[PDB]
RNA sequence: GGGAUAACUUCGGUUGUCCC
Repeated sequence: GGGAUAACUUCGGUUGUCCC
């Protein structure tokens, strides 16, 4: 990173976490 969930936010997105 992705899946998930939550939060964040300039809404542009992004990260905590788990695993791969």
An RNA structure, in which 20 nucleotides are resolved.
It comes from the structure "P1 HELIX NUCLEIC ACIDS (DNA/RNA) RIBONUCLEIC ACID".
The structure was determined by solution-state NMR and released in 1995.
Keywords: RNA, DOUBLE HELIX, GROUP I, SELF-SPLICING INTRON, UUCG TETRALOOP HAIRPIN, WOBBLE PAIR.
Sample source: IN VITRO TRANSCRIPTION.